Description:
Entry title: gRAMP-TPR-CHAT match PFS target RNA(Craspase). An RNA from Candidatus Scalindua brodae: 56 nucleotides with solved positions. Ions in the entry include zinc and phosphate. The reconstruction used 126,021 particles. The 2022 paper behind the entry is "Craspase is a CRISPR RNA-guided, RNA-activated protease". It was solved by electron microscopy to 3.6 A. The entry is indexed under CRISPR, GRAMP, RNA BINDING PROTEIN, Craspase, RNA BINDING PROTEIN-RNA complex. The organism belongs to Candidatus Scalindua, within Bacteria.
[PDB]
Context: bound to proteins that are not shown
C1' cells in the first nucleotide's frame, strides 16, 4: 500500500418501541363397618 | 383361625390476541 472516501457545500443530537388488556372464577377441616 | 386399621395433601380452563 488495496478491498475503502472523494474535497469550493452532509440540520440525521431531525425521529420516546408506543398505545389497548383485575392472576382470577369453583370446593364446608372432615368422618363407622368391615380385613386375612 | 386369628387380630384391627386412617385417607386425603391439589383437579379442570386460559401460556396471547391486536392497530400503527
Nucleotide at each position: 500500500g488495496a478491498c475503502u472516501u472523494a474535497a469550493u457545500g452532509u440540520c440525521a443530537c431531525g425521529g420516546u418501541a408506543c398505545c389497548c388488556a383485575a392472576u382470577u372464577u369453583u370446593c364446608u377441616g372432615c368422618c363407622c363397618c368391615g380385613g386375612a | 383361625u386369628c387380630c384391627g386399621g386412617g385417607g386425603c395433601a391439589g383437579a379442570a380452563a386460559a401460556u396471547u390476541g391486536g392497530g400503527u